[PDB]
Context: one part of a larger RNA, bound to proteins that are not shown
Molecule: ribosomal RNA 18S, nucleotides 1 to 653
Organism: Leishmania donovani
RNA sequence: GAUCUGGUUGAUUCUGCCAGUAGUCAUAUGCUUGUUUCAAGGACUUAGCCAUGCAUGCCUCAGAAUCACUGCA
RNA sequence: GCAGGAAUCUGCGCAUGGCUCAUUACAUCAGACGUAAUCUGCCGCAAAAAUCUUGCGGU
RNA sequence: CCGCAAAAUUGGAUAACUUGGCGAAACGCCAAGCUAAUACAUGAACCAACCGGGUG
RNA sequence: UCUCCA
RNA sequence: GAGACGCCCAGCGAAUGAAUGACA
RNA sequence: AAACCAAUGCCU
RNA sequence: GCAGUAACACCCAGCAGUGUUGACUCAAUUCAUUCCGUGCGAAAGCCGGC
RNA sequence: CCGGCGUCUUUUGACGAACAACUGCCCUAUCAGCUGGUGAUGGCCGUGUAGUGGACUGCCAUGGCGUUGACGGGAGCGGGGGAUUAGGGUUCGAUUCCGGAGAGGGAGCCUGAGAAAUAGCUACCACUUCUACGGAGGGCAGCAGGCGCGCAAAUUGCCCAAUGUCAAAACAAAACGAUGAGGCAGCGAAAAGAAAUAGAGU
RNA sequence: UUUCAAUGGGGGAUAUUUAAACCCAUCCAAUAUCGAGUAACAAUUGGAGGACAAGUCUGGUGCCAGCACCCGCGGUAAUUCCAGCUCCAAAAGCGUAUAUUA
Ligand code: PAR
Repeated sequence: GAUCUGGUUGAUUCUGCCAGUAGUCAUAUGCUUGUUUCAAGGACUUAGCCAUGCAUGCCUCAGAAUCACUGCA
Repeated sequence: GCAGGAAUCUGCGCAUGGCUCAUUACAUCAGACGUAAUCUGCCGCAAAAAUCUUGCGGU
Repeated sequence: CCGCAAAAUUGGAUAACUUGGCGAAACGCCAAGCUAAUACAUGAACCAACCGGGUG
Repeated sequence: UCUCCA
Repeated sequence: GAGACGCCCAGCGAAUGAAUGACA
Repeated sequence: AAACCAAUGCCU
Repeated sequence: GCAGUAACACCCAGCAGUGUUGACUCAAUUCAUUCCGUGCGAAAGCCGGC
Repeated sequence: CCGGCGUCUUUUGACGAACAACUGCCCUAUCAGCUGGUGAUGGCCGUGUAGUGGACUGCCAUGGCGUUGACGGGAGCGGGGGAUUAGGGUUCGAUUCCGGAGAGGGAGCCUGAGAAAUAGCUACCACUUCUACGGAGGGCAGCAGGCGCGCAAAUUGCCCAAUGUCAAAACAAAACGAUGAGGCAGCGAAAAGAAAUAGAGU
Repeated sequence: UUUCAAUGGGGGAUAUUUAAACCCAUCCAAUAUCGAGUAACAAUUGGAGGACAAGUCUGGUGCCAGCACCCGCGGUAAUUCCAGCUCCAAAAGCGUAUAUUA
RNA backbone atom coordinates (compact mmCIF):
# COMPACT_ATOMS: atom_id res chain seq x y z
C1' G A 1 0.00 0.00 0.00
C1' A A 2 -3.18 3.89 -6.46
C1' U A 3 0.61 -3.90 -6.08
C1' C A 4 -1.06 -8.55 -9.08
C1' U A 5 0.09 -13.95 -10.39
C1' G A 6 -0.54 -19.21 -13.05
C1' G A 7 -3.12 -21.26 -17.93
C1' U A 8 -3.36 -20.76 -25.72
C1' U A 9 3.07 -21.38 -28.39
C1' G A 10 8.52 -25.43 -30.50
C1' A A 11 9.61 -20.67 -28.29
C1' U A 12 7.75 -14.84 -28.79
C1' U A 13 4.80 -10.58 -28.41
C1' C A 14 -0.60 -9.57 -27.78
C1' U A 15 -6.17 -9.83 -27.17
C1' G A 16 -9.03 -12.07 -23.85
C1' C A 17 -11.22 -14.86 -20.46
C1' C A 18 -10.93 -18.90 -16.88
C1' A A 19 -8.01 -19.86 -12.17
C1' G A 20 -5.43 -18.13 -7.82
C1' U A 21 -5.76 -14.04 -3.93
C1' A A 22 -7.78 -10.71 0.37
C1' G A 23 -12.42 -8.82 2.67
C1' U A 24 -18.22 -9.45 4.23
C1' C A 25 -21.70 -7.08 11.74
C1' A A 26 -22.82 -12.83 4.97
C1' U A 27 -25.16 -17.27 5.52
C1' A A 28 -24.77 -22.64 5.72
C1' U A 29 -21.79 -26.92 6.58
C1' G A 30 -17.45 -30.21 8.07
C1' C A 31 -13.44 -31.25 11.64
C1' U A 32 -11.78 -29.41 16.23
C1' U A 33 -12.17 -26.03 21.21
C1' G A 34 -8.97 -25.21 27.92
C1' U A 35 -10.09 -19.86 30.22
C1' U A 36 -12.47 -14.79 30.22
C1' U A 37 -15.06 -10.06 27.91
C1' C A 38 -18.81 -8.48 24.33
C1' A A 39 -22.82 -10.02 21.29
C1' A A 40 -26.48 -11.42 16.84
C1' G A 41 -29.84 -15.15 16.95
C1' G A 42 -37.34 -18.80 12.33
C1' A A 43 -35.58 -12.27 8.05
C1' C A 44 -34.71 -15.37 3.45
C1' U A 45 -38.46 -21.09 2.26
C1' U A 46 -44.38 -20.98 4.24
C1' A A 47 -47.44 -12.68 5.90
C1' G A 48 -47.56 -21.20 6.41
C1' C A 49 -50.56 -23.75 10.58
C1' C A 50 -50.85 -23.45 15.79
C1' A A 51 -51.75 -27.52 21.57
C1' U A 52 -50.85 -25.04 26.60
C1' G A 53 -49.61 -20.99 29.85
C1' C A 54 -48.83 -15.87 29.85
C1' A A 55 -48.55 -10.85 27.46
C1' U A 56 -53.24 -4.18 30.29
C1' G A 57 -54.89 -2.62 33.63
C1' C A 58 -55.33 1.63 37.72
C1' C A 59 -57.18 3.75 44.94
C1' U A 60 -54.99 8.18 47.46
C1' C A 61 -55.40 12.22 53.07
C1' A A 62 -58.66 13.60 48.93
C1' G A 63 -65.86 9.86 43.99
C1' A A 64 -69.53 5.34 46.06
C1' A A 65 -68.78 0.13 51.74
C1' U A 66 -74.41 -2.10 56.26
C1' C A 67 -69.77 -8.34 52.63
C1' A A 68 -75.10 -11.24 56.67
C1' C A 69 -66.01 -9.86 55.71
C1' U A 70 -61.95 -8.78 59.51
C1' G A 71 -59.40 -6.95 63.90
C1' C A 72 -60.21 -3.06 68.00
C1' A A 73 -63.30 -0.83 71.96
C1' G B 1 -67.72 4.03 66.93
C1' C B 2 -62.57 4.32 64.85
C1' A B 3 -59.37 1.79 61.21
C1' G B 4 -58.18 -2.23 57.27
C1' G B 5 -61.51 -3.69 53.38
C1' A B 6 -63.42 -8.60 49.22
C1' A B 7 -66.87 -7.18 45.67
C1' U B 8 -69.00 -3.84 42.34
C1' C B 9 -70.72 1.19 40.28
C1' U B 10 -67.66 5.62 38.74
C1' G B 11 -63.26 8.13 36.53
C1' C B 12 -59.11 7.64 33.08
C1' G B 13 -56.17 3.84 30.08
C1' C B 14 -56.33 -0.27 26.62
C1' A B 15 -55.31 4.04 19.36
C1' U B 16 -49.20 3.43 23.01
C1' G B 17 -45.62 -0.39 23.49
C1' G B 18 -44.25 -5.16 21.08
C1' C B 19 -43.90 -8.16 16.39
C1' U B 20 -43.60 -8.60 11.12
C1' C B 21 -42.15 -6.60 6.18
C1' A B 22 -46.93 -9.22 2.69
C1' U B 23 -48.49 -4.92 0.13
C1' U B 24 -46.47 -0.69 -2.37
C1' A B 25 -43.14 3.67 -7.92
C1' C B 26 -46.84 11.58 -9.39
C1' A B 27 -47.30 5.59 -3.62
C1' U B 28 -44.20 5.44 0.66
C1' C B 29 -39.78 7.91 2.24
C1' A B 30 -35.77 11.76 2.89
C1' G B 31 -34.32 17.04 3.24
C1' A B 32 -37.36 21.19 2.94
C1' C B 33 -42.07 23.84 3.16
C1' G B 34 -47.70 24.54 3.68
C1' U B 35 -52.33 24.22 6.52
C1' A B 36 -54.90 31.50 6.29
C1' A B 37 -58.07 24.15 4.36
C1' U B 38 -58.32 21.80 9.35
C1' C B 39 -59.60 18.41 14.18
C1' U B 40 -56.80 18.22 18.72
C1' G B 41 -58.53 14.31 25.34
C1' C B 42 -54.36 14.25 29.01
C1' C B 43 -50.87 18.67 30.11
C1' G B 44 -49.53 24.45 30.72
C1' C B 45 -50.99 29.56 31.50
C1' A B 46 -55.67 31.84 31.54
C1' A B 47 -61.05 33.20 31.31
C1' A B 48 -65.96 33.27 33.83
C1' A B 49 -71.62 39.02 36.46
C1' A B 50 -76.76 34.26 31.20
C1' U B 51 -80.65 31.31 34.01
C1' C B 52 -87.10 34.40 39.58
C1' U B 53 -84.35 28.78 42.78
C1' U B 54 -85.50 27.35 47.88
C1' G B 55 -88.39 27.92 53.02
C1' C B 56 -93.00 29.12 55.55
C1' G B 57 -98.07 30.70 55.44
C1' G B 58 -102.40 31.41 52.90
C1' U B 59 -105.13 30.84 46.66
C1' C C 1 -102.01 33.35 42.94
C1' C C 2 -99.90 36.66 46.93
C1' G C 3 -97.14 37.65 51.40
C1' C C 4 -92.88 37.40 54.73
C1' A C 5 -88.19 35.23 54.61
C1' A C 6 -82.77 33.18 52.85
C1' A C 7 -75.51 29.82 54.53
C1' A C 8 -80.79 26.87 48.72
C1' U C 9 -81.23 20.74 54.16
C1' U C 10 -83.30 18.96 45.58
C1' G C 11 -85.39 14.34 42.82
C1' G C 12 -85.98 9.59 40.63
C1' A C 13 -83.18 4.92 39.22
C1' U C 14 -79.36 1.04 39.12
C1' A C 15 -74.99 -2.32 40.45
C1' A C 16 -72.54 -5.12 44.17
C1' C C 17 -76.04 -8.02 47.62
C1' U C 18 -80.32 -11.22 48.78
C1' U C 19 -84.12 -14.52 46.74
C1' G C 20 -85.80 -17.77 42.98
C1' G C 21 -83.21 -19.60 39.37
C1' C C 22 -82.49 -21.36 33.32
C1' G C 23 -78.50 -24.08 30.85
C1' A C 24 -74.40 -30.06 29.19
C1' A C 25 -71.71 -25.80 28.50
C1' A C 26 -70.38 -20.55 27.11
C1' C C 27 -64.80 -14.09 29.12
C1' G C 28 -73.43 -17.28 28.60
C1' C C 29 -78.57 -15.48 30.72
C1' C C 30 -83.60 -14.19 33.27
C1' A C 31 -87.09 -12.20 37.06
C1' A C 32 -88.11 -9.88 41.72
C1' G C 33 -86.64 -7.42 46.15
C1' C C 34 -82.65 -3.46 48.62
C1' U C 35 -79.19 0.76 48.40
C1' A C 36 -75.06 4.90 46.90
C1' A C 37 -72.56 9.02 43.78
C1' U C 38 -67.89 13.21 41.39
C1' A C 39 -73.26 7.95 37.75
C1' C C 40 -78.06 10.27 35.73
C1' A C 41 -81.42 14.27 36.07
C1' U C 42 -82.97 19.01 38.13
C1' G C 43 -81.59 23.82 39.89
C1' A C 44 -79.85 28.61 42.43
C1' A C 45 -83.63 35.14 43.97
C1' C C 46 -80.97 39.34 46.31
C1' C C 47 -76.12 40.48 47.50
C1' A C 48 -73.62 41.68 42.17
C1' A C 49 -71.42 45.99 38.03
C1' C C 50 -70.48 48.56 33.52
C1' C C 51 -72.24 49.02 28.56
C1' G C 52 -76.15 48.98 24.28
C1' G C 53 -80.72 48.70 21.13
C1' G C 54 -85.91 49.17 20.21
C1' U C 55 -89.89 51.76 22.43
C1' G C 56 -94.67 54.54 25.47
C1' U D 1 -96.73 58.15 29.46
C1' C D 2 -94.51 62.71 32.21
C1' U D 3 -91.99 67.59 34.04
C1' C D 4 -89.67 71.15 30.55
C1' C D 5 -87.83 74.21 25.41
C1' A D 6 -89.79 77.06 20.96
C1' G E 1 -85.58 69.62 21.24
C1' A E 2 -83.81 68.02 26.42
C1' G E 3 -84.64 65.03 31.00
C1' A E 4 -87.22 61.52 34.53
C1' C E 5 -90.10 57.08 34.73
C1' G E 6 -92.30 52.56 32.41
C1' C E 7 -92.06 48.04 29.03
C1' C E 8 -89.63 44.47 25.62
C1' C E 9 -84.41 42.92 24.65
C1' A E 10 -79.52 43.00 25.88
C1' G E 11 -73.61 36.55 28.86
C1' C E 12 -69.87 32.79 26.56
C1' G E 13 -70.17 29.61 22.20
C1' A E 14 -72.95 28.76 17.41
C1' A E 15 -75.94 30.18 12.53
C1' U E 16 -77.24 34.02 8.88
C1' G E 17 -77.31 39.28 7.47
C1' A E 18 -75.33 44.24 7.87
C1' A E 19 -71.29 47.93 9.98
C1' U E 20 -65.76 48.33 11.79
C1' G E 21 -61.05 45.52 10.97
C1' A E 22 -57.84 52.43 9.33
C1' C E 23 -55.06 56.62 6.88
C1' A E 24 -50.77 57.41 3.60
C1' A F 1 -58.12 79.68 -0.69
C1' A F 2 -63.01 81.38 0.43
C1' A F 3 -68.74 82.35 -0.21
C1' C F 4 -73.91 81.48 1.08
C1' C F 5 -78.75 79.08 3.78
C1' A F 6 -80.45 75.40 7.61
C1' A F 7 -79.36 72.72 12.07
C1' U F 8 -75.08 73.21 15.88
C1' G F 9 -69.99 74.67 18.81
C1' C F 10 -67.92 77.88 22.21
C1' C F 11 -66.95 83.74 22.27
C1' U F 12 -69.44 89.26 24.59
C1' G G 1 -68.70 88.45 14.96
C1' C G 2 -65.57 84.18 15.58
C1' A G 3 -60.32 84.03 19.34
C1' G G 4 -58.78 77.88 20.63
C1' U G 5 -60.51 73.67 19.38
C1' A G 6 -60.05 65.00 21.20
C1' A G 7 -64.80 62.98 21.04
C1' C G 8 -69.66 63.09 24.32
C1' A G 9 -76.28 66.93 26.39
C1' C G 10 -75.20 65.64 33.42
C1' C G 11 -73.86 60.63 36.48
C1' C G 12 -66.89 58.48 34.00
C1' A G 13 -65.09 66.72 31.97
C1' G G 14 -59.39 60.55 28.27
C1' C G 15 -63.46 54.03 31.46
C1' A G 16 -59.78 52.05 23.78
C1' G G 17 -60.28 57.43 17.90
C1' U G 18 -55.10 52.33 17.85
C1' G G 19 -55.89 43.42 16.91
C1' U G 20 -52.31 40.69 14.20
C1' U G 21 -49.93 39.08 9.73
C1' G G 22 -45.67 39.08 4.26
C1' A G 23 -51.19 38.64 3.36
C1' C G 24 -57.11 37.34 5.68
C1' U G 25 -63.98 37.14 4.35
C1' C G 26 -59.47 36.09 10.21
C1' A G 27 -58.81 38.12 16.05
C1' A G 28 -62.43 41.16 18.40
C1' U G 29 -66.50 44.58 18.78
C1' U G 30 -71.41 46.93 17.58
C1' C G 31 -77.30 45.26 16.05
C1' A G 32 -80.75 42.32 13.38
C1' U G 33 -82.91 37.70 13.88
C1' U G 34 -83.07 32.51 16.82
C1' C G 35 -80.19 28.39 19.04
C1' C G 36 -85.36 23.76 21.43
C1' G G 37 -80.85 19.46 22.64
C1' U G 38 -77.03 18.60 19.19
C1' G G 39 -73.37 23.29 24.31
C1' C G 40 -72.38 26.45 29.19
C1' G G 41 -73.50 23.73 38.06
C1' A G 42 -70.73 27.62 42.24
C1' A G 43 -69.83 18.81 40.70
C1' A G 44 -76.30 20.23 45.09
C1' G G 45 -68.36 17.16 45.00
C1' C G 46 -64.24 15.40 48.17
C1' C G 47 -60.38 15.96 51.79
C1' G G 48 -56.98 18.65 55.39
C1' G G 49 -55.35 22.36 59.11
C1' C G 50 -56.80 25.30 63.61
C1' C H 1 -61.80 31.50 58.64
C1' C H 2 -57.88 29.38 55.56
C1' G H 3 -55.36 25.59 52.52
C1' G H 4 -54.97 20.93 49.17
C1' C H 5 -57.75 18.72 45.29
C1' G H 6 -61.85 17.35 41.72
C1' U H 7 -65.05 19.22 37.77
C1' C H 8 -68.58 21.81 33.53
C1' U H 9 -68.21 25.66 29.54
C1' U H 10 -64.89 29.24 26.92
C1' U H 11 -60.07 30.11 25.01
C1' U H 12 -55.33 29.25 23.44
C1' G H 13 -49.83 27.32 23.79
C1' A H 14 -48.03 22.31 23.97
C1' C H 15 -47.90 16.75 22.67
C1' G H 16 -50.20 15.18 18.23
C1' A H 17 -53.58 13.94 13.94
C1' A H 18 -55.13 14.53 8.88
C1' C H 19 -54.28 16.57 4.16
C1' A H 20 -51.34 19.03 0.24
C1' A H 21 -46.69 18.16 -2.57
C1' C H 22 -40.69 21.45 -3.97
C1' U H 23 -36.44 18.15 -5.48
C1' G H 24 -34.98 12.94 -5.63
C1' C H 25 -35.51 7.11 -6.80
C1' C H 26 -34.15 -0.62 -9.61
C1' C H 27 -34.79 -3.05 -14.38
C1' U H 28 -37.95 -3.38 -18.74
C1' A H 29 -39.82 -0.91 -26.03
C1' U H 30 -39.92 -9.10 -27.37
C1' C H 31 -44.58 -2.66 -23.41
C1' A H 32 -45.82 3.60 -27.86
C1' G H 33 -49.67 5.37 -27.01
C1' C H 34 -52.52 6.48 -21.80
C1' U H 35 -57.06 8.72 -19.93
C1' G H 36 -62.47 10.29 -21.23
C1' G H 37 -70.01 6.53 -21.98
C1' U H 38 -69.80 4.53 -15.56
C1' G H 39 -64.53 11.46 -13.94
C1' A H 40 -60.58 11.50 -17.59
C1' U H 41 -58.22 17.76 -17.50
C1' G H 42 -60.81 22.13 -16.27
C1' G H 43 -65.17 25.56 -15.12
C1' C H 44 -70.12 26.89 -12.36
C1' C H 45 -73.96 26.24 -8.36
C1' G H 46 -74.31 22.87 -4.52
C1' U H 47 -73.14 18.18 -1.53
C1' G H 48 -69.94 15.82 1.79
C1' U H 49 -65.78 16.57 5.19
C1' A H 50 -62.69 18.01 10.81
C1' G H 51 -61.41 20.77 6.61
C1' U H 52 -59.33 21.85 0.96
C1' G H 53 -60.56 19.44 -3.38
C1' G H 54 -63.81 15.32 -9.50
C1' A H 55 -63.96 13.56 -3.21
C1' C H 56 -69.15 13.56 -5.07
C1' U H 57 -74.65 14.73 -7.71
C1' G H 58 -76.38 18.17 -11.83
C1' C H 59 -74.81 21.06 -16.02
C1' C H 60 -71.28 23.08 -19.54
C1' A H 61 -66.55 22.95 -21.96
C1' U H 62 -62.63 19.52 -24.70
C1' G H 63 -59.13 18.72 -22.24
C1' G H 64 -54.81 16.29 -19.54
C1' C H 65 -50.12 12.65 -19.89
C1' G H 66 -46.09 10.78 -23.22
C1' U H 67 -39.48 9.05 -26.82
C1' U H 68 -36.78 14.56 -21.25
C1' G H 69 -39.90 6.65 -21.57
C1' A H 70 -46.27 8.08 -20.22
C1' C H 71 -48.96 3.29 -20.15
C1' G H 72 -48.19 -1.79 -18.85
C1' G H 73 -45.00 -5.92 -16.89
C1' G H 74 -40.83 -7.84 -13.24
C1' A H 75 -37.98 -7.25 -8.78
C1' G H 76 -39.35 -5.09 -2.76
C1' C H 77 -41.17 -1.45 2.67
C1' G H 78 -38.42 3.96 2.55
C1' G H 79 -34.43 6.49 4.85
C1' G H 80 -30.65 7.06 8.79
C1' G H 81 -26.96 3.54 7.72
C1' G H 82 -23.45 -1.41 6.60
C1' A H 83 -19.43 -3.85 3.34
C1' U H 84 -15.44 -2.51 0.09
C1' U H 85 -13.11 1.86 -1.68
C1' A H 86 -6.39 6.46 -4.03
C1' G H 87 -10.00 9.21 -6.76
C1' G H 88 -14.41 8.30 -9.43
C1' G H 89 -17.34 4.19 -7.64
C1' U H 90 -19.77 -0.87 -7.02
C1' U H 91 -23.03 -3.17 -3.81
C1' C H 92 -26.29 -4.47 0.66
C1' G H 93 -30.22 -2.28 3.95
C1' A H 94 -36.31 -8.30 6.68
C1' U H 95 -33.34 -6.33 11.25
C1' U H 96 -32.49 -2.11 17.21
C1' C H 97 -33.71 4.60 15.61
C1' C H 98 -37.43 7.51 12.37
C1' G H 99 -41.63 6.94 9.11
C1' G H 100 -45.33 3.85 6.39
C1' A H 101 -48.35 -0.65 6.29
C1' G H 102 -50.64 -5.19 8.27
C1' A H 103 -52.77 -8.59 12.23
C1' G H 104 -55.44 -15.73 8.53
C1' G H 105 -57.71 -13.21 3.44
C1' G H 106 -61.64 -9.16 2.34
C1' A H 107 -64.99 -5.91 4.04
C1' G H 108 -68.20 -2.96 7.38
C1' C H 109 -68.77 -0.61 11.89
C1' C H 110 -69.47 0.92 17.14
C1' U H 111 -67.23 3.65 21.04
C1' G H 112 -64.04 7.54 21.82
C1' A H 113 -60.13 13.37 21.78
C1' G H 114 -57.76 9.77 18.48
C1' A H 115 -59.20 3.28 15.47
C1' A H 116 -61.88 1.85 9.77
C1' A H 117 -58.79 -1.06 16.39
C1' U H 118 -58.26 -6.84 15.74
C1' A H 119 -55.20 -10.19 23.35
C1' G H 120 -63.00 -4.75 20.08
C1' C H 121 -67.61 -5.98 17.30
C1' U H 122 -70.59 -7.84 12.63
C1' A H 123 -70.63 -10.75 8.22
C1' C H 124 -68.79 -13.95 4.34
C1' C H 125 -64.60 -17.19 2.36
C1' A H 126 -60.57 -20.81 3.71
C1' C H 127 -59.22 -23.80 7.76
C1' U H 128 -60.83 -24.83 13.05
C1' U H 129 -61.92 -26.49 18.75
C1' C H 130 -66.01 -28.21 22.71
C1' U H 131 -70.85 -30.51 22.70
C1' A H 132 -75.36 -33.92 26.87
C1' C H 133 -76.45 -32.42 19.19
C1' G H 134 -80.03 -28.26 21.44
C1' G H 135 -75.70 -25.35 20.80
C1' A H 136 -70.92 -22.67 21.82
C1' G H 137 -66.47 -20.95 20.14
C1' G H 138 -61.24 -19.97 17.43
C1' G H 139 -57.21 -16.05 15.26
C1' C H 140 -49.04 -16.52 18.47
C1' A H 141 -46.37 -11.33 11.73
C1' G H 142 -46.70 -10.54 21.46
C1' C H 143 -43.16 -13.88 24.67
C1' A H 144 -41.76 -19.14 25.57
C1' G H 145 -42.72 -23.25 23.01
C1' G H 146 -45.29 -27.16 18.82
C1' C H 147 -45.74 -29.37 13.86
C1' G H 148 -44.41 -28.54 9.06
C1' C H 149 -41.03 -26.07 5.49
C1' G H 150 -36.13 -25.77 4.36
C1' C H 151 -29.04 -25.16 3.50
C1' A H 152 -30.71 -22.30 7.53
C1' A H 153 -31.94 -19.75 13.37
C1' A H 154 -32.37 -21.01 21.02
C1' U H 155 -35.68 -21.76 27.39
C1' U H 156 -43.47 -24.02 27.30
C1' G H 157 -36.72 -20.21 32.23
C1' C H 158 -36.38 -16.09 36.88
C1' C H 159 -37.99 -10.89 38.05
C1' C H 160 -40.17 -5.92 38.04
C1' A H 161 -34.21 -4.59 41.16
C1' A H 162 -33.10 -0.94 36.79
C1' U H 163 -35.26 1.67 32.06
C1' G H 164 -40.04 3.22 31.12
C1' U H 165 -45.57 3.24 30.20
C1' C H 166 -50.52 3.37 32.32
C1' A H 167 -53.20 5.31 36.50
C1' A H 168 -57.65 7.06 41.38
C1' A H 169 -51.30 6.08 42.22
C1' A H 170 -44.47 8.93 46.60
C1' C H 171 -42.39 5.60 50.35
C1' A H 172 -43.70 3.58 54.92
C1' A H 173 -47.36 1.85 58.37
C1' A H 174 -52.47 -4.78 59.49
C1' A H 175 -50.90 -2.35 54.28
C1' C H 176 -45.20 -4.99 48.19
C1' G H 177 -50.39 -1.76 41.61
C1' A H 178 -49.99 -4.22 36.63
C1' U H 179 -46.52 -5.15 32.95
C1' G H 180 -43.40 -12.14 28.08
C1' A H 181 -42.52 -3.69 27.26
C1' G H 182 -38.02 -4.31 29.30
C1' G H 183 -34.15 -6.62 32.19
C1' C H 184 -31.70 -11.28 34.00
C1' A H 185 -29.99 -16.03 33.28
C1' G H 186 -30.07 -20.99 29.94
C1' C H 187 -28.79 -22.53 24.93
C1' G H 188 -25.29 -19.61 21.39
C1' A H 189 -17.27 -21.10 17.28
C1' A H 190 -22.92 -15.36 13.63
C1' A H 191 -19.16 -11.51 14.45
C1' A H 192 -15.89 -9.11 17.60
C1' G H 193 -11.76 -7.95 22.25
C1' A H 194 -8.06 -10.03 25.68
C1' A H 195 -5.45 -14.56 26.23
C1' A H 196 -3.01 -20.52 28.70
C1' U H 197 -1.00 -25.18 26.86
C1' A H 198 5.24 -23.14 30.42
C1' G H 199 9.51 -20.64 32.58
C1' A H 200 14.90 -20.53 35.01
C1' G H 201 19.62 -23.07 35.78
C1' U H 202 23.77 -26.91 36.99
C1' U I 1 21.46 -36.53 32.77
C1' U I 2 19.58 -33.38 37.13
C1' U I 3 17.14 -30.06 40.39
C1' C I 4 14.77 -25.03 41.83
C1' A I 5 10.58 -21.86 41.51
C1' A I 6 5.95 -20.32 39.52
C1' U I 7 0.02 -19.90 38.67
C1' G I 8 -3.76 -20.60 36.47
C1' G I 9 -7.72 -24.64 34.31
C1' G I 10 -10.05 -26.79 38.43
C1' G I 11 -11.91 -27.42 43.92
C1' G I 12 -13.75 -24.22 47.56
C1' A I 13 -15.29 -19.51 51.35
C1' U I 14 -15.87 -15.05 56.91
C1' A I 15 -17.75 -13.81 52.02
C1' U I 16 -18.65 -10.53 47.44
C1' U I 17 -21.89 -9.86 43.39
C1' U I 18 -27.28 -10.32 42.21
C1' A I 19 -34.07 -8.58 42.89
C1' A I 20 -32.41 -13.99 43.87
C1' A I 21 -28.74 -16.86 41.95
C1' C I 22 -24.84 -17.00 38.07
C1' C I 23 -20.25 -14.54 36.18
C1' C I 24 -16.47 -11.95 36.88
C1' A I 25 -13.13 -9.96 41.24
C1' U I 26 -10.93 -11.13 45.49
C1' C I 27 -8.77 -15.12 48.31
C1' C I 28 -5.89 -20.06 50.04
C1' A I 29 -4.97 -17.46 56.74
C1' A I 30 -6.31 -12.52 59.33
C1' U I 31 -5.13 -17.26 65.39
C1' A I 32 -6.53 -20.85 61.77
C1' U I 33 -7.84 -22.53 54.28
C1' C I 34 -6.79 -27.47 48.44
C1' G I 35 -3.83 -28.53 44.37
C1' A I 36 0.52 -29.86 37.72
C1' G I 37 4.55 -33.08 35.92
C1' U I 38 4.60 -38.24 30.73
C1' A I 39 2.77 -30.52 33.94
C1' A I 40 -1.79 -37.85 30.97
C1' C I 41 -4.44 -30.90 32.82
C1' A I 42 -1.72 -34.53 26.00
C1' A I 43 -3.99 -28.65 19.58
C1' U I 44 -6.06 -28.80 15.82
C1' U I 45 -7.25 -27.83 10.64
C1' G I 46 -5.47 -27.81 5.80
C1' G I 47 -0.85 -28.56 2.80
C1' A I 48 4.78 -30.00 0.89
C1' G I 49 5.41 -30.02 -8.51
C1' G I 50 3.77 -24.49 -9.92
C1' A I 51 0.84 -19.88 -8.39
C1' C I 52 1.90 -20.36 -3.04
C1' A I 53 5.27 -21.20 2.15
C1' A I 54 7.27 -26.13 2.86
C1' G I 55 10.55 -33.37 0.94
C1' U I 56 14.93 -35.04 -5.51
C1' C I 57 12.62 -39.38 2.25
C1' U I 58 10.18 -44.63 2.77
C1' G I 59 6.16 -48.27 1.92
C1' G I 60 1.77 -49.35 -1.43
C1' U I 61 -1.17 -49.13 -6.02
C1' G I 62 0.08 -49.34 -11.63
C1' C I 63 -4.27 -44.17 -16.58
C1' C I 64 -6.66 -48.62 -11.54
C1' A I 65 -8.11 -46.40 -7.10
C1' G I 66 -8.11 -41.66 -6.48
C1' C I 67 -5.97 -36.24 -6.56
C1' A I 68 -6.30 -31.76 -8.94
C1' C I 69 -10.31 -24.27 -7.87
C1' C I 70 -6.54 -23.73 -12.80
C1' C I 71 -1.94 -26.06 -15.02
C1' G I 72 -1.81 -30.89 -14.52
C1' C I 73 -0.70 -36.11 -11.44
C1' G I 74 -1.49 -41.74 -12.03
C1' G I 75 0.30 -46.56 -18.07
C1' U I 76 5.64 -51.12 -12.31
C1' A I 77 11.63 -46.26 -9.88
C1' A I 78 4.24 -41.23 -8.71
C1' U I 79 8.16 -34.14 -6.22
C1' U I 80 0.84 -34.54 -6.90
C1' C I 81 -3.02 -40.75 -5.22
C1' C I 82 -3.33 -44.23 -0.30
C1' A I 83 -0.09 -44.10 4.11
C1' G I 84 4.42 -43.60 7.86
C1' C I 85 8.12 -40.01 8.95
C1' U I 86 9.74 -35.11 8.63
C1' C I 87 8.52 -30.00 7.40
C1' C I 88 5.27 -25.40 6.06
C1' A I 89 1.12 -22.12 7.01
C1' A I 90 -2.61 -20.06 10.12
C1' A I 91 -3.79 -21.39 15.12
C1' A I 92 -8.65 -22.11 19.52
C1' G I 93 -9.20 -22.35 15.55
C1' C I 94 -9.10 -24.10 10.31
C1' G I 95 -11.21 -26.35 5.73
C1' U I 96 -15.45 -26.28 2.04
C1' A I 97 -19.92 -24.40 -0.70
C1' U I 98 -23.06 -20.03 -2.49
C1' A I 99 -23.86 -15.03 -2.69
C1' U I 100 -21.13 -10.03 -2.75
C1' U I 101 -16.89 -5.85 -2.87
C1' A I 102 -11.67 -5.13 -4.24
C1 PAR J 1 -11.88 -16.95 5.31
O1 PAR J 1 -10.95 -16.74 4.28
C2 PAR J 1 -12.91 -15.80 5.30
N1 PAR J 1 -13.09 -15.32 3.95
C3 PAR J 1 -12.49 -14.65 6.12
O2 PAR J 1 -13.59 -13.67 6.19
C4 PAR J 1 -12.11 -15.05 7.49
O3 PAR J 1 -11.81 -13.90 8.26
C5 PAR J 1 -10.87 -15.89 7.35
O4 PAR J 1 -11.19 -17.14 6.61
C6 PAR J 1 -10.29 -16.19 8.69
O5 PAR J 1 -8.95 -15.71 8.74
C7 PAR J 1 -7.74 -19.20 2.79
N2 PAR J 1 -6.81 -20.28 2.92
C8 PAR J 1 -7.45 -18.17 3.85
C9 PAR J 1 -8.57 -17.17 4.08
N3 PAR J 1 -8.25 -16.45 5.27
C10 PAR J 1 -9.95 -17.80 4.18
C11 PAR J 1 -10.20 -18.67 2.97
O6 PAR J 1 -11.48 -19.30 3.04
C12 PAR J 1 -9.14 -19.77 2.90
O7 PAR J 1 -9.35 -20.59 1.77
C13 PAR J 1 -12.27 -18.99 1.93
C14 PAR J 1 -13.11 -19.98 1.68
O8 PAR J 1 -12.65 -20.88 0.61
C15 PAR J 1 -14.51 -19.35 1.45
O9 PAR J 1 -15.17 -19.52 0.24
C16 PAR J 1 -14.39 -17.86 1.93
O10 PAR J 1 -13.16 -17.66 2.28
C17 PAR J 1 -15.37 -17.63 3.11
O11 PAR J 1 -15.89 -18.87 3.59
C18 PAR J 1 -14.69 -18.98 -0.97
C19 PAR J 1 -15.58 -17.88 -1.50
N4 PAR J 1 -16.70 -17.72 -0.55
C20 PAR J 1 -16.14 -18.11 -2.85
O12 PAR J 1 -16.68 -16.87 -3.32
C21 PAR J 1 -15.10 -18.58 -3.82
O13 PAR J 1 -15.70 -18.76 -5.11
C22 PAR J 1 -14.46 -19.86 -3.35
O14 PAR J 1 -14.66 -20.15 -1.92
C23 PAR J 1 -15.04 -21.02 -4.16
N5 PAR J 1 -14.58 -20.86 -5.52